[PDB]
Context: one part of a larger RNA, bound to proteins that are not shown
RNA sequence: AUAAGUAACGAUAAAGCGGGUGAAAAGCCCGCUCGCCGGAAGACCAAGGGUUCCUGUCCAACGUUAAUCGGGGCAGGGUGAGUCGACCCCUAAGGCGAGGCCGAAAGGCGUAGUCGAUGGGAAACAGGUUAAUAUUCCUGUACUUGGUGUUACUGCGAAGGGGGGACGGAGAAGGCUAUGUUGGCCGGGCGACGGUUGUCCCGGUUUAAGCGUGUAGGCUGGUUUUCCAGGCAAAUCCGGAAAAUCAAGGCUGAGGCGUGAUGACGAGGCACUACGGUGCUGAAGCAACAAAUGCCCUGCUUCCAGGAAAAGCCUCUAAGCAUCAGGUAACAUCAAAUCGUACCCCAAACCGACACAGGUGGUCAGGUAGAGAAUACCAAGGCGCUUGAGAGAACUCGGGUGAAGGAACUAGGCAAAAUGGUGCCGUAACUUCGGGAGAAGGCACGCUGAUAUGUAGGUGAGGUCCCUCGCGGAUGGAGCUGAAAUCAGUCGAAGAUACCAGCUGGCUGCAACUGUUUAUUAAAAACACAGCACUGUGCAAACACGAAAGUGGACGUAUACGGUGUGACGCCUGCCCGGUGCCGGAAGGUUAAUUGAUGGGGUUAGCGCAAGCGAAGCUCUUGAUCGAAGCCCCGGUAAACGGCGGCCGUAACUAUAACGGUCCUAAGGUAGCGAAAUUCCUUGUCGGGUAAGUUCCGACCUGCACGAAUGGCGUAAUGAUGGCCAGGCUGUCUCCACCCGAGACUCAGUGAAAUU
Repeated sequence: AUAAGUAACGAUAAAGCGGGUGAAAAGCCCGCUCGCCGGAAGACCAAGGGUUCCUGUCCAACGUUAAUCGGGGCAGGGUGAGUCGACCCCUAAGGCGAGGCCGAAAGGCGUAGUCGAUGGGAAACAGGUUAAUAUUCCUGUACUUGGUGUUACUGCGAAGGGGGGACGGAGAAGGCUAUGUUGGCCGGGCGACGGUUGUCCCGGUUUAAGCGUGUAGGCUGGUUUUCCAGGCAAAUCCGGAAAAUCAAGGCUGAGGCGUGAUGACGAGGCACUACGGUGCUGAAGCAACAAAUGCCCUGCUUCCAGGAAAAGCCUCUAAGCAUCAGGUAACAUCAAAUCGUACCCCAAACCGACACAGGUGGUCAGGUAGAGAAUACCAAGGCGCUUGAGAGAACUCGGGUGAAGGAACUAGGCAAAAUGGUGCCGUAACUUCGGGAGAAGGCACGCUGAUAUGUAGGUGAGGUCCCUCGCGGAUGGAGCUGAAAUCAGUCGAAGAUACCAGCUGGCUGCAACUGUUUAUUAAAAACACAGCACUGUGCAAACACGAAAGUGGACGUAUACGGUGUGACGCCUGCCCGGUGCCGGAAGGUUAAUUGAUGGGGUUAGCGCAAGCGAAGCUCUUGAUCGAAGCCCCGGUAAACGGCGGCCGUAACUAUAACGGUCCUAAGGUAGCGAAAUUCCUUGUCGGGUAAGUUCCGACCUGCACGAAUGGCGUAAUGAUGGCCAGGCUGUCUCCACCCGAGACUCAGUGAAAUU
C1' cells in the first nucleotide's frame, strides 16, 4: 500500500438560551434556568508521585472533534514552626555482630554489643490575612524542656535493687458531650394569581487552648512503732512477721460552672468600584427537649483460648565525696538547632503501556422518612463523564405492557415472573430434645375526632423546707417531650401504596456440621475437621533443617511430642500370618575386610664334561586357619501392605434343596446392605406415580464385578451439592404484537484492524 474514509471516538447523570472575548465559540468566561452525586461523584491525612500549585502569555505537536481552553509549550512567582512531622531517647519481630565456635576456600552460626516501628517517650489555641503558605505569618491569650546566675535551705551519688510504665475477648449499663430540633430574642418582610398584621414568612442567635474549682463515677482501710534465712553487696525503698491506735484518709476522674472575653465574631446596613471587589459600621447572641458507634472507660461485670518489651518517670542505697560537689525551691536571664511543609489521594498527578467503566490504608459523618452507615429525596459542597447534529428501516443490546392458554418450552422452569414489612393468632412427620420453624396458614394496617383542648411514660423550673449552706438533700410540681391502644367517623380500585423487602411443600443419593481449594473454563461427593485407632519416642527424646557448629521439637517431659490411617454421633467392625513388611529368637549352615598356613614357579652361590640339578636371600603366585551383621532357618503380628473357592447328587406332582459326597487353599465373605456414585446383559422383574415415565420412589436377589477404620449400615441438623414430584407463577412456549431508550442509517470533524 490494501481493507476504507469503513469500525470506532471509553459508562444512556442531560441539557437549553442570552451576553462577552476572538480570524473562528455545541465544548472557554459571565449570567439565568434544567439535570446528577450527597457513608459521595463532598472535606481531609498517610503512602506513592515530584512542580502537576498560582499568575501572565502562546495553540505547531499533545487532548480520540473544534478550542480563544488545559495536568500541553514558554517565562516569572509560590512551601516561613521551641509546641505539627522527621531527626532524637527506648525497645518488638528480625538483622548485623569484637572476641568465640564451626567449615576445602568462599562462608555458617552466635556472645558482649549495636541497629531496627507498624508500638512507649515534653509542650498551642482562637480569630485575621495571600493570586498561590499557614496550629509556621500577624493580633490576642498560653504552655514545655534545658543551660547559666542569684538567694534561701539541705545528704548527694549506679552500669546495681524496687515500683511504675504494662497491655485479652465478649457483654451490660449509668453519667455526659459533639450534634440536632423547637420555642424565646433580634433584624428584615406583607407578597406577579384567590387568601396572607398573623397560631404568618425568611435569616441570625457563635466563641478555643490555658488557668481556677472539684462533680456523676471507679479503686483502695489509714497511721505509728518494733523485728526479720528474701530482693547477688547495701538500703530508710520493696517483701515478710508482730503489736498499738484510729477508721476517715488517699489516689484517680468525664462533664458542668467561673475566667479567658468591656475582647473577637456576627444578620445586615452604609460608602466606593480595576464591577472582581475594597473599605466602614454593627442588633440579638438565651432556654427547653432529644441525643451518639465520641468521652468518663487502660473502668465495671463475666469467660477461657489466660492476653509485648525497654526507656522516660518515681524511689532506695553502694563505691565515692561529704567545707566542697551535688540536691530542692523561688526569682532572673539565655537557648530550643537541622530537615519536611506547594499540589494530587478513591485519583486525568499513585498501581494498571492510555486523560483506561479496574485496584488503593486511616479520619470526618447534617435534614425528612427509616431499625439502620440499607434505601428514596435533599443540605454543605461538588459535578453533566472532551465528538456533535439529524432520522425514527431490518437486526442487535437494555427495559415496559400483553387477549386466551399456563412448562405444552428445554438436556434441565435456563431466564423471567412470583413471594417479600410489623404486630397478633396458629403450626406436622421426625429429633441427638437444641431443633425442625419465619414450618405451613390466617387476621389487622391510611386519614380525622374523641377517650386525654397530649394519655401512659420520660424530663424537670419556680416555690417551700432541711442543711454538715453546697456541683447538697427532701417535697413539689410549671414548662418541655411523648408512645401504644380502644371507640366513632371518613376517602380511594387499591393504606407494609413509592424505593426497600423470604417463593412454599413432598420423596431420595452423597458429605455430619462452620470452614478450605484448581489467582484466569472444575467450589464438589474433593481437602480440612472434632472424635477414634495403630505405631514410634525416657529427654543431649524420636524426628526435621544443616559436610559442621548449632537451631526447631520445647524453656515442653509419656494426661507429652512425632508419624500413619480413619473421619460427628448411634449400632458395630467377622475369617486368614501362606506372600510382602515389621517385631522377636538363637542352635546350626552360608558369608567381608583382615590374617598368611601350605604347595608350585622365576632368579643363582655352588655341583656338574653338559644333559642337568640346585641352598640362602629376594621375588611371582596359591590361599589352610581366624572372622560380624545380613540371609537361610524358627516364632509372633492384619484399625500392617494384603486375601476372603469350585464340582456333583439329593425331600409326597413338580420345582427347589435344609442335607450329603468330593477337589483345592493361608483361609474361602460373617453381620449388614444390594439393579446401588458399584448391574455387562438391561429400558431386568413386580408395585407406585403419569393419558403415556430408558429418569424417580418402594421392593425382589440372578451381587458380570458390595461388604466391615484404603471402614459396613443407619442417622436429627446443615448444603450457591446430584436426582425426582407438586402448588403458586409467568412471553419459556402455542405465536408473537406494540411501545420506551442505546447502536445500526444520513450529515460535519477525527480516523484503526486482521488479511493480501
Molecule: 23S ribosomal RNA, nucleotides 1262 to 2017
Organism: Escherichia coli K-12